[PDB]
Context: bound to proteins that are not shown
RNA sequence: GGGCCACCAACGACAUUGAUAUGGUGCCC
Numbered sequence: 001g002g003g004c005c006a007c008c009a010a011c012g013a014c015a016u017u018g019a020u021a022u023g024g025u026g027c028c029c
Base pairs, nucleotide, nucleotide: 001029002028003027004026006025007024008023009022
Other pairs, nucleotide, nucleotide, family: none
C1' cells in the first nucleotide's frame, strides 16, 4: 500500500423472515 477469509459483537427491513447493514480480531506479499 494492496489481497483473502472466518468467527464474534452490534444493526431493524417486517409484505417478509431479510434478494436487507456496520465494526473488531486474523492470514499472505